[PDB]
The RNA (glmS ribozyme RNA) with a sequence from Caldanaerobacter subterraneus subsp. tengcongensis MB4 has 122 modelled nucleotides. Primary citation: Klein et al., J.Mol.Biol. (2007), "Requirement of helix P2.2 and nucleotide G1 for positioning the cleavage site and cofactor of the glmS ribozyme". An Rfam search finds the family "glmS glucosamine-6-phosphate activated ribozyme aptamer" in it. On this family, see Winkler et al., Nature 2004: "Control of gene expression by a natural metabolite-responsive ribozyme".
RNA sequence: GGCUUUAAGUUGACGAGGGCAGGGUU
RNA sequence: AUCGAGACAUCGGCGGGUGCCCUGCGGUCUUCCUGCGACCGUUAGAGGACUGGUAAAACCACAGGCGACUGUGGCAUAGAGCAGUCCGGGCAGGAA
Numbered sequence: 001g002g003c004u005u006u007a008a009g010u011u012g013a014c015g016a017g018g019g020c021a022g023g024g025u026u
Numbered sequence: 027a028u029c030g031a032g033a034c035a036u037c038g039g040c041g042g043g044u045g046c047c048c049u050g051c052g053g054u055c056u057u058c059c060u061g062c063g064a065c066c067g068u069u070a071g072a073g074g075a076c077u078g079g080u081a082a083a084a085c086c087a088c089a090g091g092c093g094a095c096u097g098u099g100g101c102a103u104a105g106a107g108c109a110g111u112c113c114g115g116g117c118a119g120g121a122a
Base pairs, nucleotide, nucleotide: 014030015029016028020050021049022048023047024046025045051067052066053065054064055063057121058120059119060118061117062116073113074112075111076110077109078108085100086099087098088097089096090095
């Protein structure tokens, strides 16, 4: 330096845009 | 369930959602009303064209963390079903 395990963690959509009411839908 | 990004695990899963479908109501299609039909949703015309489009992340700085990485401030930059302009519209019956 690489891998495995266990534990504890991190990440898991960047903005712009879209709204009559009830029901359905992904 | 739209658009695009100097992001590319933004993979995958669960939930939601301004989309879509049906109905009601409403608007327009004719000055007005009624029935039907079409397109929409109160700035209420689908579709077409042209012109626009001063976004974020990214990056830097400050802050926190051993670290993966996180919060906030500041910077460059899109496209659309976003904006503007133009083109683009029913039938029947009745009433003024």
It comes from the structure "T. tengcongensis glmS ribozyme bound to glucosamine-6-phosphate". Ions in the entry include magnesium. The model includes bound 2-amino-2-deoxy-6-O-phosphono-alpha-D-glucopyranose (GLP).